[PDB]
Context: one part of a larger RNA, bound to proteins that are not shown
């Protein structure tokens, strides 16, 4: 998936409606109850793993804004003072 | 005498988010005049600092889960299974060097230790003998070697060359080990010859870049240079040592995508170390005595509820603790039934057997299982069921996002640490589990009445009173066995009692609104509200159960009895003997397809058709439709369907409420009495055809074959 879809003990990818050996059970329904179908639902948030990301830290690297500090342009006139060289 | 660096001054550049005036109706902006400030500032360039403020980024891998610890390469050993190789976070060491001799030759050597003698000198210093495969050494881990020494001593020396290199060993490359020999020039030795480090096997690191010296090499029109190039060498705890970059650390519970049951946390699964429970042995102890009752030092098991190990199912989700709702299993038995031993007088105990039917409480604390505490009890049993049971429930813990403490962290932040707060989805398809119909079978069709394979249910237990203050006992105390009586709980089945409810019952009261008005009534407000109740459904109310036996056991006592002159519950043999086993008690049961059995009803049509079969109408009978309830979702059941009381109405009652209205009396009136236990009254009981249950339709037998006995 398709299902004419039962129990119990076993088996087995170690927890079976479906395998094996038993037990059991006419053939549709409607009301009802939710044990199971590891039932729907959403490719497990947990964990690992991705030389996968994104947020955030810092005394993790590298930058980069801003901030401060010099020297030069823009930048001129005296005056005096003090280094080289009367 | 020329220049840099410093102060202080100037004004003319700049600058003015200062004032007046004009463009001009203008808190812009210009202009123009003042002030002020001034080579500052403030802007280009270029330079240091600082600098999570912001960027883009790394932040290793093994790993019996990841995280933390520990490892990462080399060399020896062992595991390695007698070639070589093997692995694991097996088992033990060691390495990142050291020596100008501890390196090469040529010569000569013997060593550890012990006994014994001997000044200081001792257990041991140096002598000296004697014995001594080695018990020493060998620069250093091991191993494998090494006494014609690879150990030890001495001269001389630097082959601790230079160019190689037949042919090998390892090896996935890359590399890494060995090697005769030959040339070129030495060392040492007469020679012969041995010498390319070191008894051997660790002492080490690839490219890329960049230094340093060398160079018959290249040189961008040509010389030369710059700079390559080649040969020599140098800088990596590049130690995560095959080295990703010259350069690198956290948090994330705010968290995401990709992905795994490849790999963890629940549940399972193996396993069984722990755990649980049983054992074996007998040393103690128990006056005495192993074995009443402990049972120590050891030894064996089983079980699978603990914490675990392991990682096999599930990571495209196997919802996770405790409770609650219902259980259902085991029995290792709590408690009740039967026993054996007893350090069992009695009463009580202990210990062990047998036994799982029933039965096992309410509460404080805590989320708590759990435990501890109150108080009862005949007992308060130990465990499985996905730590039963979240498509049954809750959500208090635990397990997101908010917030706080402490604590840790420089920090974001973290803490099976706390604390306060935090969405719990699903209309059931299958099986399944409870209930009810409807087919068809069951060798004719029908109405009833059954039997019971087989299945469900119950099974609980106290107290008092007698026996009896008997037995026992020194006394305190105080029984079995057997009679009685009455209870908890638990089930069953009713409503006559006591309640309960009782939304078409009766009555009493508020507010407003209808019915013109009054008086009397409706309507709405939870059924307005209040105080009552009938039928019915109830339980806390009644009534009734688990009696009494039977049979076969278990453990357990036996008898009678031999194997085995005895003895012996056993082997033939025969008995006893539990709350249990099967009965008996209650309920459902012939789809018990093995379809049972008794009773009674219809009867053997017609018509097709060779018959086989098949079609029509019907019997008894049953249904449809119909009134309805003691039944009921709905079918289904029951009562009934006119010669018929099935429902309703109707008439009487029960029961209920609780004194109508209308009138009258009485009172100033609210209201009283009085007529008159009144008036109302769903579902309760009689009775009575008024009303409806008309009228009709459908369905529904004619019975097979064989054999037997008649």
């Nucleotide at each position: 998936a398709u299902a004419g879809u039962a129990c119990c003990u076993g088996u087995g990818a170690a927890g079976a409606u479906g395998c094996a050996g038993g037990u059991u059970a006419c053939c549709c329904g409607c009301g009802a109850c939710a044990g199971g179908a590891c039932g729907g639902a959403a490719a497990g948030a947990c964990c690992c793993c991705g030389u996968g990301g994104a947020g955030c830290u810092u005394u993790a690297c590298u930058g980069c804004a801003g901030c401060c500090u010099g020297a030069u342009a823009u930048u001129g006139a005296a005056u005096g003072u003090u280094g080289g060289u009367a | 005498a020329u220049u840099g660096a410093c102060c202080u001054u100037c004004u003319a550049a700049c600058c003015c988010g200062c004032c007046g005036c004009c463009c001009u109706u203008a808190u812009c902006g210009g202009g123009c005049g003042g002030g002020g400030a001034g080579a500052c500032a403030g802007u280009g360039u270029c330079a240091g600092g600082u600098g999570g403020g912001c960027a883009g980024u790394u932040u290793g891998a093994c790993u019996g889960g990841g995280g933390c610890g520990g490892u990462c390469g080399c060399c020896u050993c062992c595991u390695a299974a007698a070639a070589g190789g093997u692995a694991a976070c097996g088992g033990a060491g060691g390495c990142g060097c050291c020596c100008a001799a501890a390196g090469g030759u040529u010569c000569c050597c013997u060593c550890a230790g012990a006994a014994u003698g001997g000044u200081u000198g001792g257990a041991a210093a140096u002598c000296a003998u004697u014995c001594g495969c080695a018990g020493a050494g060998u620069g250093u881990a091991a191993a494998g070697g090494c006494a014609c020494a690879a150990g030890g001593g001495a001269g001389c020396u630097u082959g601790a060359c230079u160019g190689c290199g037949a042919g090998a060993c390892c090896u996935a490359c890359a590399a890494g080990u060995c090697g005769a020999g030959c040339a070129g020039g030495g060392a040492c030795g007469a020679a012969a010859g041995u010498c390319g480090g070191g008894c051997u096997u660790a002492g080490u690191g690839a490219u890329c870049c960049g230094g340093u010296g060398g160079u018959u090499c290249c040189g961008c029109a040509u010389g030369g240079a710059a700079g390559g190039g080649c040969c020599a060498u140098c800088g990596c705890u590049c130690a995560a040592c095959g080295g990703a970059u010259a350069a690198a650390a956290g948090c994330u519970a705010c968290c995401c995508c990709g992905g795994g049951g490849a790999u963890a946390a629940c549940a399972g699964g193996c396993u069984u170390a722990u755990c649980u429970c049983c054992c074996c042995c007998a040393a103690g102890a128990g006056u005495c005595c192993a074995c009443a009752u402990c049972g120590a030092c050891g030894g064996g098991g089983a079980g699978g509820u603990u914490u675990g190990g392991c990682a096999c199912c599930u990571c495209g989700a196997u919802g996770u603790c405790g409770g609650c709702u219902c259980a259902u299993c085991g029995c290792a038995u709590c408690c009740u039934g039967g026993g054996g031993c007893u350090g069992u007088a009695g009463u009580c105990g202990g210990u062990c057997c047998c036994a799982a039917g029933g039965g096992u409480u309410g509460g404080g604390c805590u989320g708590u299982u759990c435990g501890c505490c109150c108080a009862u009890u005949a007992a308060a049993g130990c465990g499985g069921u996905a730590c039963g049971c979240g498509a049954g429930c809750u959500g208090g813990g635990u397990u997101c996002a908010g917030a706080a403490c402490g604590u840790c962290g420089u920090g974001a932040g973290a803490c099976a640490g706390u604390u306060c707060g935090g969405u719990c989805c699903c209309u059931a398809u299958c099986c399944g589990u409870c209930g009810c119909g409807g087919g068809c079978g069951c060798a004719g069709g029908a109405a009833a009445u059954u039997u019971g394979a087989g299945a469900g249910g119950a099974g609980c237990u106290g107290u008092c009173c007698u026996u009896a203050g008997u037995a026992c006992g020194a006394g305190a105390g105080g029984a079995c066995c057997g009679g009685g009586a009455u209870g908890g709980a638990c089930g069953c089945a009713c409503c006559g009692c006591u309640g309960g409810u009782g939304u078409a019952c009766c009555a009493g009261u508020u507010g407003u609104u209808c019915u013109g008005c009054c008086a009397a009534g409706g309507g709405c407000a939870u059924c307005g509200c209040u105080g009552g109740g009938u039928a019915g459904c109830u339980a806390u109310g009644u009534g009734c159960g688990g009696a009494c036996g039977g049979g076969a056991u278990a453990a357990g006592u036996g008898c009678u009895g031999a194997a085995a002159g005895c003895a012996u519950c056993u082997a033939a043999g025969c008995a006893u003997g539990a709350a249990g086993c099967c009965c008996c008690c209650c309920u459902c049961a012939a789809g018990a397809u093995g379809a049972g059995a008794u009773u009674u009803c219809c009867c053997a049509u017609u018509c097709c058709g060779c018959a086989a079969g098949g079609a029509a109408g019907u019997a008894a009978g049953a249904u449809c439709c119909c009134u309805g309830a003691a039944a009921g979702a709905u079918g289904a059941u029951c009562a009934g369907g006119u010669u018929g009381a099935u429902a309703g109405g109707u008439c009487u009652g029960a029961g209920g409420u609780g004194g109508a209205a209308g009138u009258g009396u009485g009172g100033c009136g609210a209201c009283a009495c009085a007529u008159g236990g009144a008036g109302c009254u769903g579902a309760c009981a009689g009775a009575u055809a008024c009303u409806a249950a008309u009228c009709g339709a459908u369905c529904g037998a004619g019975g097979a074959c064989u054999u037997a006995a008649c």

The RNA (23S rRNA, nucleotides 2047 to 2925) from Bacillus subtilis subsp. subtilis str. 168 has 796 modelled nucleotides. The entry has 44 different proteins, among them 30S ribosomal protein S9, 50S ribosomal protein L5 and 50S ribosomal protein L15. The reconstruction used 142,978 particles. Rfam match: Bacterial large subunit ribosomal RNA. Rfam 15.1 lists 51,934 matches to the family in 10,816 species. The family is grouped with related families in Rfam's "LSU clan". On this family, see Yusupov et al., Science 2001: "Crystal structure of the ribosome at 5.5 A resolution". The 2024 paper behind the entry is "RAPP-containing arrest peptides induce translational stalling by short circuiting the ribosomal peptidyltransferase activity". Released in 2024, the model rests on electron microscopy data to a resolution of 2.3 angstroms. The model includes bound proline (PRO). The depositors describe the entry as "B. subtilis ApdA-stalled ribosomal complex".